Shown are 24 nucleotides from a PDB entry: RNA. It was solved by X-ray diffraction to 1.2 A. The entry is indexed under RNA, X-Ray analysis, metallo base pair, Ag(I). Kondo et al. published it in Angew.Chem.Int.Ed.Engl. in 2015: "High-Resolution Crystal Structure of a Silver(I)-RNA Hybrid Duplex Containing Watson-Crick-like CSilver(I)C Metallo-Base Pairs". Crystallisation conditions: MPD, Spermine, Lithium Nitrate, MOPS.
[PDB]
RNA sequence: GGACUCGACUCC
RNA sequence: GGACUCGACUCC
Numbered sequence: 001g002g003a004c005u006c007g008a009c010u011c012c
Numbered sequence: 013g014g015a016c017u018c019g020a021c022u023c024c
Base pairs, nucleotide, nucleotide: 001024002023003022005020006019007018008017010015011014012013
C1' cells in the first nucleotide's frame, strides 16, 4: 500500500 | 442499500 468484516459520524 | 471518515480486528 491492498482485500474483507464490525462499531460509530456525515453524506447520497 | 451505496460512498466517504473516525475507531477496532483479521488477512496478503